Background: Released in 2025, the model rests on electron microscopy data to a resolution of 2.38 angstroms. Solved structure of RNA (26S rRNA, nucleotides 623 to 1425) from Thermochaetoides thermophila DSM 1495, 803 nucleotides shown. It holds a match to the Rfam family "Eukaryotic large subunit ribosomal RNA". The source organism's lineage runs through Eukaryota, Fungi, Sordariales, Thermochaetoides and Thermochaetoides thermophila. The depositors describe the entry as "High resolution structure of the thermophilic 60S ribosomal subunit of Chaetomium thermophilum". Among the 46 different proteins in the entry, which are not shown, are 60S ribosomal protein L36, 60S ribosomal protein L8 and 60S ribosomal protein L38-like protein.

[PDB]
Context: one part of a larger RNA, bound to proteins that are not shown
RNA sequence: ACCCGUCUUGAAACACGGACCAAGGAGUCAAGGUUUUGCGCGAGUGUUUGGGUGUAAAACCCGCACGCGUAAUGAAAGUGAACGUAGGUGAGAGCUUCGGCGCAUCAUCGACCGAUCCUGAUGUAUUCGGAUGGAUUUGAGUAGGAGCGUUAAGCCUUGGACCCGAAAGAUGGUGAACUAUGCUUGGAUAGGGUGAAGCCAGAGGAAACUCUGGUGGAGGCUCGCAGCGGUUCUGACGUGCAAAUCGAUCGUCAAAUCUGAGCAUGGGGGCGAAAGACUAAUCGAACCAUCUAGUAGCUGGUUACCGCCGAAGUUUCCCUCAGGAUAGCAGUGUCGACCUUCAGUUUUAUGAGGUAAAGCGAAUGAUUAGGGACUCGGGGGCGAUUUUUAGCCUUCAUCCAUUCUCAAACUUUAAAUAUGUAAGAAGCCCUUGUUACUUAACUGAACGUGGGCAUUCGAAUGUAUCGACACUAGUGGGCCAUUUUUGGUAAGCAGAACUGGCGAUGCGGGAUGAACCGAACGCGGGGUUAAGGUGCCGGAGUGGACGCUCAUCAGACACCACAAAAGGCGUUAGUACAUCUUGACAGCAGGACGGUGGCCAUGGAAGUCGGAAUCCGCUAAGGACUGUGUAACAACUCACCUGCCGAAUGUACUAGCCCUGAAAAUGGAUGGCGCUCAAGCGUCCCACCCAUACCCCGCCCUCAGGGUAGAAACGAUGCCCUGAGGAGUAGGCGGCCGUGGAGGUCAGUGACGAAGCCUAGGGCGUGAGCCCGGGUCGAACGGCCUCUAGUGCAGAUCUUGGU
Numbered sequence: 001a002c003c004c005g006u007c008u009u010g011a012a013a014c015a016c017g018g019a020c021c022a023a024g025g026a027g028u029c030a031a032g033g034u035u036u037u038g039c040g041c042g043a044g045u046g047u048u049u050g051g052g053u054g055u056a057a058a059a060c061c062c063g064c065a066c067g068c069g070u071a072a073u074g075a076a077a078g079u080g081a082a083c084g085u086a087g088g089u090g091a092g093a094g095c096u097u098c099g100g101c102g103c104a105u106c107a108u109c110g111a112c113c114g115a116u117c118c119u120g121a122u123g124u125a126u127u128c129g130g131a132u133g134g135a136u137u138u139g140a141g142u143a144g145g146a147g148c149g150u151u152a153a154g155c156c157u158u159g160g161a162c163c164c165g166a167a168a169g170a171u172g173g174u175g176a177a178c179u180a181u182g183c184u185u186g187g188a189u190a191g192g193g194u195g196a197a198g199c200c201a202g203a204g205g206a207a208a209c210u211c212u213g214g215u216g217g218a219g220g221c222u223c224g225c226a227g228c229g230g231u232u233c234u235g236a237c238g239u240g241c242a243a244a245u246c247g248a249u250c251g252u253c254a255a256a257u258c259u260g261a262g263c264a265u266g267g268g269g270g271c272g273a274a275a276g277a278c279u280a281a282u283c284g285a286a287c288c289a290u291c292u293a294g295u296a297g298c299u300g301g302u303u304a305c306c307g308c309c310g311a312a313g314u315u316u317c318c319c320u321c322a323g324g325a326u327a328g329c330a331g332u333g334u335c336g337a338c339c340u341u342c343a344g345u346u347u348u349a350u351g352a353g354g355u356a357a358a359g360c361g362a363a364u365g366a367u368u369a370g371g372g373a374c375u376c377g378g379g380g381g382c383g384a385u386u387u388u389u390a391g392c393c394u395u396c397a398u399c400c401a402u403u404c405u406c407a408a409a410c411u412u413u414a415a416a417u418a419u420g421u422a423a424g425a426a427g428c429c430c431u432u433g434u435u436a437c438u439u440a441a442c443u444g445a446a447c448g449u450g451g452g453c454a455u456u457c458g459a460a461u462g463u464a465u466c467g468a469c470a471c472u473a474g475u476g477g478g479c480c481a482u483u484u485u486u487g488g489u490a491a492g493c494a495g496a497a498c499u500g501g502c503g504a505u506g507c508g509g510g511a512u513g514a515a516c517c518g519a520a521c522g523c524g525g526g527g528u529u530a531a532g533g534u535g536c537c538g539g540a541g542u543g544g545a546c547g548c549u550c551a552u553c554a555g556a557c558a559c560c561a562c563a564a565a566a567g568g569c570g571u572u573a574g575u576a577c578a579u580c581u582u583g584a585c586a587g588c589a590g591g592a593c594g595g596u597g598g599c600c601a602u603g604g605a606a607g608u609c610g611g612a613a614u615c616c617g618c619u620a621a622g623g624a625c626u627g628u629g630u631a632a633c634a635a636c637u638c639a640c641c642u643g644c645c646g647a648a649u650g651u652a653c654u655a656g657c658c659c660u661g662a663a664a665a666u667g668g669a670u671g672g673c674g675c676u677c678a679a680g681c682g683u684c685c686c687a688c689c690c691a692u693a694c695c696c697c698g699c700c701c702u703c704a705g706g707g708u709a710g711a712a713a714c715g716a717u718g719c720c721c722u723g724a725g726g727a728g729u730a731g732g733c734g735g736c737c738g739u740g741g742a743g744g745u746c747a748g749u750g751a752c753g754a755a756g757c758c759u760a761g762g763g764c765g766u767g768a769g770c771c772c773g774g775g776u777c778g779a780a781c782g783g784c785c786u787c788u789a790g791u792g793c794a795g796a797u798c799u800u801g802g803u
Stems, first nucleotide, its partner, number of pairs: 003018004019803006029159008038150004044068003050062003072079002087109005094101002111142002113139003116135003123128001162301002165298001169291006180265009191223003194219001198215007227252003232248002235246002267283001269279002305735005314327001316325003328475002330472007342462002345460002347423005357413001358411002364407003369402001371400003377396001379394004383389001427453004432448001435445001437444001478502004483497002486494002507518003522699007532689003535673003541686001543685006555675001566660003570657010588643004595616001600610001623638001628635001700726009737792001739789008748781002756776004761772004
Other pairs, nucleotide, nucleotide, family: 008010tHS009514tWS025793tWS025796tHS026301tSS026793tWH027302cWS028161tWS037151cWW042146tHS043069tWS043145tHS047062cHS047063cHS049063cWW053059tWS054058tHS071080tSS073114tSS074076tHS074077tHS081141tWS084110cWS092104tHS093102tHS096099tWS119132cWW120130tSS120131tHS121130tHS122129tHS124127cWW166295tWH167294tWW175267tWH176179tWS176270tWS189255tWW190224tHS195217tSS195218tHS196217tHS197216tHS205208tHS225253tWH226253tHS230231cHS230249cWS231249cWW237242cWS268285tHS271277cWW272275tWS304736cWW305767cSS310730tHS311474tSS311729tWH312475tSS313503tHS315326cWW339466tHS341463cWW353417cWW354355cHS354414tWS355415tWH356414tWS359362cHS360407tWH362411cWS363410cWS368403cWW370401cWW374397tWW375378cWH378395cWW424427cSS424458tHS425458cWH431449cWW434446cWW438443cWW439441tHS464724tWS473731cSS479515tWS485495cWS488490tHS488491tHS502514cSS505520cWH508531tSS510559tWS513560tWS516558cWS518530cSS529691tWH531690tWW533540tWS539689cSS542679cWH549678tWW551676tWW553662tHS554678tWH556674cWW564662tHH565661tHS580647tWS583647tHS584646tHS584648tWS592639tHS594616cWW595596cWH596615tWW597632cSS598612cWW599612cWW601605tWS601609tHS604631tSS606632cHS607625cWS607626cWH607627cWH613624tWS619620tHS619622tWW621622cWS622623tHS626637cWW626638cWS627636cWW629634tHS630632tHS670673cHH674679tWS711714cHH715717tSS738791cWS750779tWS751779tWS753778tWS753779tHS754778tHS754780tSS755777tWS
């Protein structure tokens, strides 16, 4: 230290394939395009349809036509590329007589050819001809040619088209030995029950007719054996005796009963007492061969190694939503200069914005309450409701100054974060040349000659990566997180913006744990750390200082694996008010007085049924009374005061730990053990432990930059010196290793032993692999440079064989 391959946002998965081994097993070939590499000739290029010839499918030679290119543009009739040293301006490698000349290429203004729209000369088959000059028009054009053939690679299309896979469709044939219906000609089926027509005899009645006893033997009648069939046990068995059988119980049994042979009907057809039933174990359309390797936007598979770079789930369109094209992201090849060239950044100057917050004695909306003024607005009333008489009022309404709360689709104001432009030489200043434009006007506008200005080319930092082009792969199901956010009660729910992650990625922590914290990776040695830890499991402190906590449910580290409202005279700290050495709280001890039995109630009330106020003498001190009590007194009180005592006391609040509130299903989890002045909680301080991270050294590879010839010189594709870097799925490119055949070469190995096979015997290489020793065996085989391909297996419910 979980099982591999695969689809997937996510696999060790309770997701699918895989019992084992050997041999086989999948991007090919042709035609036609395109870009790039090598080669020949070059305004041309191509012998090979054919002919000549030959040592005979080879090699060698020939040239008339033809193909592509050398000229375009219009639908077409048709027309058809120089004003200039093949033009002017700005850059530009290289050269230079140092004055300049300026390749390739880029930007810009013009000139020529064809088309389209205007103009319309000389002339004349008088209706033809189309000169000349223009125009915000247009072309796959001209402007000192580049092409033709061939070689190798990537990509595209048609084809079986990387390999294997449908349900279906069509053409031509073969079946009625099972089963269906019919025709011709044959065969087969105990014994009982019931008792229809016809017939004989007797009896009753006036007749028409009626009654009784026999005889007879009918019926798609009935019990039941053989045959034929198949209701129930939902019995046996269910890798069976059996791809439909066995046992017991059942249905019919003289007729719409059972049955042999011969013959007929043939597939969109037959046959059907009708189940879409049967038509050879096959039927909602049989079987056989061929079209056929039928098509698949869908599932499965797709074969050695090392090195460097390295994604997307997003935009637009589509009968588009499991699929494509298109842009982006990625690789490879280069070319231009090694172009003062740029930037996911700061600074300075200068623009734009309506979110956060704010506002309502500011507009538009919403909203609570009083006050002043008012009466002709309403309502109700009162002085004769008389009456507007605002006479006395009255409540709503209106106006005025105030007053309590608000806004995603309101606003006078107004941030933070983000965002546009500029910071020189292609700049600034002086003078004056062209024009068909503009102005009354050389007045302006654009483009310039000549001259002047580094005594400084005019913010900071970096430049560990400048510009342009060509060809193409994969992807187009995503998910998570901080902050901001929409719907929803909420969700490990559904939807957006900026940034970072996982997917595609290991390593140290979070016991475990795609996404959290630290940090990203060549092979090794030493040192130091991060996040996290130091009683044992366990590398390192039973380390230091001050407190809090006792739980019969203690507590113990972000994401994160839960707890609330409400309470405690548990304990700890704090806030405010009041009392007290003129003696406070607790306990014990003593006292508790006149009017006054208050004014009143009254069989009775003296404080205490009941209605209604609250005085002084006496002190330090007791009420015209709290409570018990009497009919009422009284007593006891009590309030209240005073003996004793010696320092605190009372009430209401605030927030720390602990406690109550606190109920689920197998036995159980601060990771476990266990821990109590902790090994728990808050704060502070020392020392120590280890990552693939950081520092120094060695070695490998990759990239970049230098040196090396009068060669005593070199696998120059070599050697010497210097610096930096190394993660990776889908995917791209480079270099190398193996297999079967072909040309050349080692004047290669071999019966004195080739090839093949076995071997916890050795050596080389990062690796695929290569080389040698020992044994067995019996006829062929290898190294090096080119050429060529039916060239590399663990998977496909893969094919054949063996176990």